Solved structure of RNA (LSU-alpha, nucleotides 3 to 458; srRNA2, nucleotides 1 to 183; 5.8S rRNA, nucleotides 92 to 258) from Leishmania donovani, 786 nucleotides shown. Among the 71 different proteins in the entry, which are not shown, are eL20, eS21 and uS9. The source organism's lineage runs through Eukaryota, Discoba, Kinetoplastea, Metakinetoplastina and Leishmania donovani species complex. Rfam match: Eukaryotic large subunit ribosomal RNA. Gene Ontology terms of the family: ribosome and structural constituent of ribosome. Entry title: CryoEM structure of the Leishmania donovani 80S ribosome at 2.9 Angstrom resolution. Primary citation: Zhang et al., Nat Commun (2016), "Structures and stabilization of kinetoplastid-specific split rRNAs revealed by comparing leishmanial and human ribosomes".

[PDB]
Context: one part of a larger RNA, bound to proteins that are not shown
RNA sequence: AGACCUGAGUGUGGCAGGACUACCCGCCGAACUUAAGCAUAUUACUCAGCGGAGGAAAAGAAAACAACCGUGAUUCUCUCAGUGAGCGGCGAGCGAAGAGGGAACGAACUCGUUGCCGAAUCGGGUCUUACAAGGCCUUGAGUUGUGGCACAAAUAUC
RNA sequence: UGGUUGGUGCAGGAGUGGCGAAAUUCAAGCGCAAAGCAAACCCGUUGCUGAAUACAACCCUUCAUGUGAGUAUUGAGCCAAAGAAGGUGUUAGCCCAUUGAGCCAUAAACCUGAGCGCCUCAUG
RNA sequence: AAGCGAGUAGCACUGUUUGGGAAUGCAGUGUCAAGUUGGCAGGUAUUUGUCUGCCAAAGUUAAAUACAGAGUAGGAAGACCGAUAGCGAACAAGUAGCGUGAGCGAAAGUUUGAAAAGCACUUUGGAAAGAGAGUGAAAUAGAACCUGAAGUCGUGACA
RNA sequence: GUGAGAUUGUGAAGGGAUCUCGCAGGUAUCGUGAGGGAAGUAUGGGGUAGUACGAGAGGAACUCCCAUGCCGUGCCUCUAGUUUCUGGGGUUUGUCGAACGGCAAGUGCCCCGAAGCCAUCGCACGGUGGUUCUCGGCUGAACGCCUCUAAGCCAGAAGCCAAUCCCAUGUCCAGAUGCCCAC
RNA sequence: AACGUGUCGCGAUGGAUGACUUGGCUUCCUAUUUCGUUGAAGAACGCAGCAAAGUGCGAUAAGUGGUAUCAAUUGCAGAAUCAUU
RNA sequence: AAUUGCCCAAUCUUUGAACGCAAACGGCGCAUGGGAGAAGCUC
RNA sequence: GAGCCAUCCCCGUGCAUGCCACA
RNA sequence: UCUCAGUGUCG
Numbered sequence: 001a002g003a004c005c006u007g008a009g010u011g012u013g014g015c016a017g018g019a020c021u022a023c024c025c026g027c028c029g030a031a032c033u034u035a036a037g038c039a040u041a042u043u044a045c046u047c048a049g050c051g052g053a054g055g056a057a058a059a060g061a062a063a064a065c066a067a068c069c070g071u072g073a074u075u076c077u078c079u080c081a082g083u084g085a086g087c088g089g090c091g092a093g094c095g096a097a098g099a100g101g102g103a104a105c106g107a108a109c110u111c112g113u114u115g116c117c118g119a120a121u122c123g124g125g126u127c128u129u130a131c132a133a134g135g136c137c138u139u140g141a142g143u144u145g146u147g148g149c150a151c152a153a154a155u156a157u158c
Numbered sequence: 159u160g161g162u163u164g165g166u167g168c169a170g171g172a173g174u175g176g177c178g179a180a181a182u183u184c185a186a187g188c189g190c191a192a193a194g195c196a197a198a199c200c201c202g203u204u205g206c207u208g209a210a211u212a213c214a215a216c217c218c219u220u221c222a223u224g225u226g227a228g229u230a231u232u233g234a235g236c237c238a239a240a241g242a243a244g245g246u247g248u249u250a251g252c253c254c255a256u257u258g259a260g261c262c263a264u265a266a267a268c269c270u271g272a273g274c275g276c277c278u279c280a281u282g
Numbered sequence: 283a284a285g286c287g288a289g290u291a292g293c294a295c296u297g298u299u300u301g302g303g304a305a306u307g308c309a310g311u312g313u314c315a316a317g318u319u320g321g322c323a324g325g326u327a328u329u330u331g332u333c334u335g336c337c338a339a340a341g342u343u344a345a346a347u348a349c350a351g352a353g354u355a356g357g358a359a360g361a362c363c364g365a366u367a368g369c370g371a372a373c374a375a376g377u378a379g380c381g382u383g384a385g386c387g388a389a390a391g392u393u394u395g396a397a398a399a400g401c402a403c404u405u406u407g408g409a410a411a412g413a414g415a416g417u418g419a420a421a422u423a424g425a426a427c428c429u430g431a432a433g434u435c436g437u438g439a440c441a
Numbered sequence: 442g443u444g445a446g447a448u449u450g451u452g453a454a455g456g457g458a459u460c461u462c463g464c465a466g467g468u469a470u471c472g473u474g475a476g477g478g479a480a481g482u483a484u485g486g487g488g489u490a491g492u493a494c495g496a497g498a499g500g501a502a503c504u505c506c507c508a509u510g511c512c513g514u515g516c517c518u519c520u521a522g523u524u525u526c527u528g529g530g531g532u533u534u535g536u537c538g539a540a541c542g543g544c545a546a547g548u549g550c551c552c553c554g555a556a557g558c559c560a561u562c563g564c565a566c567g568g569u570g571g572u573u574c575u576c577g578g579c580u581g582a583a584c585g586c587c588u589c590u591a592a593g594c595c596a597g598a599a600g601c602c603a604a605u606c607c608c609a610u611g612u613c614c615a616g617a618u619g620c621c622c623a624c
Numbered sequence: 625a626a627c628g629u630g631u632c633g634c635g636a637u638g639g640a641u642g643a644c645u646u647g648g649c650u651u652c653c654u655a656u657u658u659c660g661u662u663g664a665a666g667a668a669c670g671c672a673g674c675a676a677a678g679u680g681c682g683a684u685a686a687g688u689g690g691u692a693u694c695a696a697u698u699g700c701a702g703a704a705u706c707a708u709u
Numbered sequence: 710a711a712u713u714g715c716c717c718a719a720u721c722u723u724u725g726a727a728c729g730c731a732a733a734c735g736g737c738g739c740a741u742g743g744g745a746g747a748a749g750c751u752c
Numbered sequence: 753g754a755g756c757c758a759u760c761c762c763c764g765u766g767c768a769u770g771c772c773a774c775a
Numbered sequence: 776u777c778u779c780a781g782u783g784u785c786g
Base pairs, nucleotide, nucleotide: 002785005781007779009777010775013772014771018659023054024052025051026050034041038089064071065070075103076102077101078100086094087093108342109341110340115149116148117147120146121141122140123138124137125136126135127134161279165278184233185232186231196204213224214223216457217456218455219454220453221452235252236251244254245253266656292313293312294311295310296309297308298307320337321336322335323334324333352658354655360649363647379386380385393643400427403414404413405412406411428642433637434636435635438632439631440630441629442464443463444462445461446460447459448458466621467620468619469618470617471616472614476608481511482510483509484508485507486506487505494499512567513566514565515564516563520560522558523557528553529552530551531550532549533546534545535544536543537542569603570602571601577595578594579593667723669682670681671680673700688718689716690715692713729737730736738767739766740765741764742763743762750755
Other pairs, nucleotide, nucleotide, family: 004783cWW004784cWW006781cWW008778cWW009775cWW009778cWW014772cWW016769cWW017660tSS018664tWS021023cHS022054cWW022055cWW022349cSS023348cSS024057tSS027049cWW029047tHS030046tWH031044tHH032043tHS033042cWW035091cSS040091tWW041092tWS056347tWH059074cSS060073cSS061107cWS061108tHS061109tHS061343tWH062072tHS063321tWS064335tHS066068cWS066334cWS067324tWS073345tWW074346tWW079099tWS080098tWS081097tHH082083cHS083096tWH085095tHS086303tSS088091tHS088092tHS096301cHS103346cSS104345cSS109342cWS111287cWW112286cWS113151cWW114150cWW114284cSS118146tHS119142tSS119145tHS128130tWH128132tWH130165cSS151285tWS156157cWS160281cWH161164cWH167277cWW170270cWW171269cWW172268cWH177262cWW178262cWS180240tWS181237cSS181240tWS181251tWS182251tWS187228tWH189210tSS191207tWH192230cWS194207cWW215451cHH226247tSS227247tSS228230cHS237241cWW240241cSS246250tWH287339tHS289290cHS290315tWH290339cSS291314tWS299306cWW300302tHS315338tWW316338cWW326327cHS354657cWS355654cWW357652cWW359651cWW363367cSS364645tHS367647tWS368648tSS370375tSS371375tSS372645cWW374677cSS375389tHH377388tWH378387tHS381383tHS381384tHS391644cWW394398tWH394423cSS395397tHS395399tHS395420cWS396419tHH397418cWS398421tWW399417cSS399423tWW400424tSS400425tWS401415cWS402415tHS407409tHS407410tHS416424tWW417421tWH418420tWS418423tHS429641cWW430640tHS431639tHS432638tHS438449cWS465622tWS473610tWH474609tWS474612tWS475609tHS477607cWH478606cWW480512tWS488504tHS489503tHS490502tHH491492cHS491500tWS492501tWH493500tHS495497tHS495498tHS512561cHH517559tHS517560tHH519563cWS521559cWW524554tWS524555tWH526554tWS560562cSS568605tWS572600cWW573598tWH575597tHS576596cWW580590tWH580592tWS581591tHS582588tWH583584cWW583587tWH584586tHS590592cWH610612cSS660726tWS663725tWS663726tHS664727tHH665725tWS666725cWS668722cWW670685tWS671685cSS672678tWH672686cWW674699cWW691714cWW692712cWW693712cWW695706tWS696711tSS706707cHS731734tHS744761cWW744762cWW746759tHS748757tWS749756cWW751754tWS
């Protein structure tokens, strides 16, 4: 010379930007008040501030309860219980969880890993009445790994 | 064998939206009976009748003037799978609108032997 | 045959939060695992042996749940208020008005009547209006117009 | 009784009744004065007198006379103050062409200035009886004397009351009178 | 006498009460119910034969188009003339 | 070719996240197509 | 006069920035 | 399946 890696410019295709904010979800976050004062405490993990979304959000598919003849995702209601729990200048005050009766409920799945495979993948063009979960093509992405098969609701892959 | 939740193009019924869709009424005239009474019910599908000779402002008298609409009253009648409660000149089942079985219309989605055929495509 | 999620779980200090107590959760910094009978949880710290459950550090997921000052297109109503009440707002209301500005923020049924038939016309007046007349059941329903109170004022009579 | 007027809410015109009111004062003058107000007060000088008194040193007062301080009620002849009489004159700046006449400077300023108002800064006037207190007495007991007192009495303070002075009949004056009415 | 007071009859000033109610509040349910660079919320100007505000609308401006409905709208003027174009 | 309701096809100025650059300016651009053009050229 | 049409005038579209994919 | 940058790694 050219490649790769790293990083720029331009064209082509798109998207984020604000609004709403009752409820919801992250953070930030007070004091008035109560304690007959006041400083921990309380008011309160509330008002105010910042960010974000839906038609619900969040949660969720056991690193869970219980100590039983045992229950079996999450949420929600009753009750547990204003509690012979517990926290507290153990003062003022604060304060749950499992069990139980129920609402709901076809409720579950896929990645990574491991083992066998090893571009079977994705995008782009084009063709089939079709931007096919299709055929063909394509150094374009991708081997510094896309994808296929099996893991207990299991126990062979053509 | 299976699928309409792979893509293509055609089909139908259905819920949903929108549209439209009932019944039956008079009769008495005016300030005063277009009001009553006959005291549970029956008699009563009957009888009876009028204290308003009005009232209108010191009293008496004489002229004048005055009562909107019947969703009321009384009587008679009728519809009710409709009594619903809105409208109208007063209080409305019957003056009107409603009130209800049903009727037509219909982009796709949605729901039904995972609705039903066709080409390709996957898959126990 | 083989494996199953690492500055992660822990631990120390600090701060915070909780009913969570020798520390429920979390954060900052330091330190930092195991997986060869492993790990976490079993509400009093430590060490040790068993015992029970379960497999953290990756994700998707409908209904039952909330609407405590939202919105859309709809429907039902209420032992509620009835124009100084009820939204601030029955009404050209978040308007008119106020403030440099952030912000503040009203009053007001326009309800005459069944229908405008909303008083033609004559007459005094510059006009406003007055006196007549007329419409209508009512005009003392004449425009703010249904009812028209209290309070205060006028006027005739009277004590 | 007589005159007047009313009786106004829903028409007009009648009559009746009833209610209220007027029906005798009006107007003009001279006075009374209950009650209330209240005002004049103080000094100096002459004189008494170098007297009383006193050893002396010293040293008064009354009648009377004359003034003054303070207060009061007035007044404007005089003198003083004031001048928007813008009166008469002067005078500065501006201004109507000059002069005349003026004019503007919120009355330009200056001198004089009448009327009026006004000053203890001018002028005038400001007084009489009585009851009493304190006190001094008279008569005179109680108390054979005494005593101003117990009964009676006298004198008597700038106090108090009246006269004078100011307002005055809601002090309801049957005080007086003028004039017109009514009886 | 006058003023002023008091009672009644009427009359004004004032706008209460009742009767009236297309508003408010609150509770409940339904659903192929949730905006925006394909220029939103909010803002400004405009538009009617006559038109200030308000409502509606955007140089096609008080509305165009399509279906359904079936003779108006209406303060005034204007306007094809009834089978729907 | 009434009206009124409903909705499928339309229109939808100046702005605002406002986004060519600005701003108390209806201001000013760079590319790119298009229109109008009484001078000039051409008949 | 038709056709062109300089400068001026007028109208439509594209052009923020960051990011993702791509050529 | 464009145009380039680096005393980064190479031939």